[PDB]
Context: bound to proteins that are not shown
RNA sequence: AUUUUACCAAUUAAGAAGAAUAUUAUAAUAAUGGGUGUCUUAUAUUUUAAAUAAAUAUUUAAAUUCCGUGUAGUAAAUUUAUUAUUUGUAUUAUUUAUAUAAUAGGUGUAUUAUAUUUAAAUUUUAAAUUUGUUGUUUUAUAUUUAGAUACAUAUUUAUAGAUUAAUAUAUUUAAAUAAUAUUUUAAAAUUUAUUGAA
RNA sequence: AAAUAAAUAUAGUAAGAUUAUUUUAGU
RNA sequence: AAAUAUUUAUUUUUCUUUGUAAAUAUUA
RNA sequence: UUAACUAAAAUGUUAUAUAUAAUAAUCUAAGUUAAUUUGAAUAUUAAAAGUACAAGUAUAAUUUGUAAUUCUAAAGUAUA
RNA sequence: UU
RNA sequence: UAUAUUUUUAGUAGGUAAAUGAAAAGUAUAAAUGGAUAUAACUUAAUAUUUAAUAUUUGUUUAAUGAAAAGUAUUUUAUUAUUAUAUUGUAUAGUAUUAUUAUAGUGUAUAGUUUUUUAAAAAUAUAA
RNA sequence: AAAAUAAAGUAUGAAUUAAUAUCAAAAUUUUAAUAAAAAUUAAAAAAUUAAAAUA
RNA sequence: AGAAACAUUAUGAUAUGUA
RNA sequence: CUAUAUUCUUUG
RNA sequence: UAUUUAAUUUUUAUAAUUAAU
RNA sequence: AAGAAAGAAGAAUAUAAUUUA
Repeated sequence: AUUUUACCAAUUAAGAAGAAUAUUAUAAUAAUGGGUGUCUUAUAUUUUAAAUAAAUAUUUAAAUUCCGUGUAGUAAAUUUAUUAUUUGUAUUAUUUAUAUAAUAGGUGUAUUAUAUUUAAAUUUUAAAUUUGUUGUUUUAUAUUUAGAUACAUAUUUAUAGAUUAAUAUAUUUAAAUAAUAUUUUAAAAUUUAUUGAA
Repeated sequence: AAAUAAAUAUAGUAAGAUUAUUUUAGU
Repeated sequence: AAAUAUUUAUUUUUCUUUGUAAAUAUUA
Repeated sequence: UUAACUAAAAUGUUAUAUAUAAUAAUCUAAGUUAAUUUGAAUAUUAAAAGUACAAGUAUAAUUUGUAAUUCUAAAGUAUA
Repeated sequence: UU
Repeated sequence: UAUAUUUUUAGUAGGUAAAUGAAAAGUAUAAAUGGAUAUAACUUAAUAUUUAAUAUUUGUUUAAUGAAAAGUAUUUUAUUAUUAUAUUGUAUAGUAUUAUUAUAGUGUAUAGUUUUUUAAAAAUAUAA
Repeated sequence: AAAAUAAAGUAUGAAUUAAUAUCAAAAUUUUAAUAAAAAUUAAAAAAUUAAAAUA
Repeated sequence: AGAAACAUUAUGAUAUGUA
Repeated sequence: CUAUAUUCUUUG
Repeated sequence: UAUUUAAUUUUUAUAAUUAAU
Repeated sequence: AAGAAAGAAGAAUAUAAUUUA
C1' cells in the first nucleotide's frame, strides 16, 4: 500500500434476612385407634384363646447328640424405670447448607519429538491381577465432597499349687484380676407374610 | 411362578477396595 | 514341619571370621 | 529390582564370508601276449582271476573285434 | 607382527 | 600391538544397618492480624466439560364425518323459552409426551370440517 | 442403471464414548501369548468430506 | 410329608399308640 | 465313633 | 471416533531440474 | 499446487443480451 506475520496465557474473597422456634441422641409424670375444608343414621362401627415378647434377664463349675448349649432371691411393693414441648432457644452435648463469576491481546516456537528460558540431554499412565512373575483382563473424563474401629499404658492397705483315672497325696520358689472388640461392598439363593393371574 | 413388604445367608479359583512420605538390621 | 513376622534371650575359649535361640501369629 | 547432592570412575565396541600364481598337453613302428578260462564275440579297458614272467604288456576312453589317436610321473619362496 |  | 572408553573414590550435607504420624489454640484464658493448609486412586452427592460448528426438530394448504368406555384441565351468569314438578351432572391429559396414534356402542354420505422448512453430485430407503 | 426423496444450510440441540502428554504415520527384529512395549532406521503439515484395511 | 395295616373301647362314625 | 471284651490282657 | 487411503479447500497466463505411484 | 470472493455455476424456459415501456 487494501494489511502491524502464523502460533503461544491463566484462574478468580462472595453482592446481600437466600439457612434456625434447624439435624441426632438426651425428659422414666400423658396416652382407647391424631385428621382440620368438620356435622343424623348404625339392621350395616365385635378380636377374643395359659406358649419368646412393642414386658427384652448381675460370673468362668457340674451335666448333656464328646466338638456352639450354659449362673441360679437380693432384699420379700424398694428407689431400673418405656420417659417427651416448656416453669430456662427444656437441659447437656452433636451436626449443618455448591443461587451469584468482565479478570490479562501475548515470555520460549516458526521445517515435528515431550517443563524448567545457554538452545542440548532424558523420558512406556497409574492401581489390582498374575508366582512360566508378562505381550494378557478390570477401574479411572474432570472439580469438590462423602466413604471402612483388634484399648501400643496398670504406684503403698492385698493374699496367688502342684498332683492321682479315682480315693488320695503334700519334699517343693512367681504374679500389673481383667473380660464387652474383631476389616469393607456385592450374587445366583433361601424363609416368612400379603396381592394378583390361569 | 410373578409383583409388594421383611432380613446384614454364603462368596482364599469369580471379584474389587481398604485413608497419614522423608524410613534404620538380614534371609 | 521348614520358612517369614512381632516381642525377647546367651558375652562359652583357637589366626581371623560367623543371626545361633525361646515365646507367640499365619501357610497349600 | 529397590541410587541424598556435587564431582571422580578401570568394561565398548566390533576380530564379516573370502584365497590366488603354478597343464593346452611339441617329440613316439612292431615283436612271451590276442596268456588262460566264461562267452556268439572281448586282443590292458564284456565277465572271471590276479603276487607267472621278461629286456618297466597294463585296474582306462574308443572299436562288432583289433588297429590308430587321447595320455606316458619334477615342482619352493609373495600378502596366505 | 603384534 | 599397546594407550583410549559406564560402574574398585572422596567432599559436602549428614544419628545409625529402610514401612505402627505430627499437632501448648476447645485438652481455652487466648480473644485485631494464630496456616490444627493433617494428604482416599472403584462404588456416593452435586457440578463442569469431550462427543457436539453432531443426530433430532424443522408447520405453504384439510373430506380426523363421528365419538358414550376418558375417571386431572378456575366455564365470573355455558344455557329453556320449559311442560313440567324435588335432587344431581354435561367441553382437550390411555400407553412417563400436545407419542406410531388410540379401543369400541351409537347413528348417519357432496360442511373440501383449513399448522410440515430447503438453489447441484456419491451411498442409503421406494418405485419405474 | 433413469424417475421420485434426502446431505454446505440460519435456529434448537441431545446420546453412546472419554487414563493420557500438541502425538503416535512406515519398516525391521527382539521381549513370558496381537504387541500402539522396547531398540534401530526412518519420514508422518493444516482444515473439510467419503470409505471399513488396522485397532 | 402321607398312605394302608394292626391294637384299644365300641362292636360305626371322629382319636390315640404303633409301622 | 459306637457296641462286645472289666485286674497287669482283649475284638470289630 | 483414532490411524489409513481417495477427494476438496471454490479460473494456477505457465507447469515438472528431484520425491512418491 | 494455487491473486483480492460468496447469493444461482444459470438472471436460470441451454443465444453472454434476439428488437423490447
Entry title: Cryo-EM structure of the Trypanosoma brucei mitochondrial ribosome - This entry contains the large mitoribosomal subunit. 12S rRNA from Trypanosoma brucei brucei: 591 nucleotides with solved positions. The sample was in a buffer at pH 7.4. Among the 85 different proteins in the entry, which are not shown, are ml40, bl32m and ul30m. It holds a match to the Rfam family "Trypanosomatid mitochondrial large subunit ribosomal RNA". Rfam links the family to the GO terms structural constituent of ribosome and ribosome. Clan: LSU clan. For this family Rfam cites "Structure of a mitochondrial ribosome with minimal RNA" (Sharma et al., Proc Natl Acad Sci U S A, 2009). Ramrath et al. published it in Science in 2018: "Evolutionary shift toward protein-based architecture in trypanosomal mitochondrial ribosomes". Released in 2018, the model rests on cryo-electron microscopy data to a resolution of 3.39 A.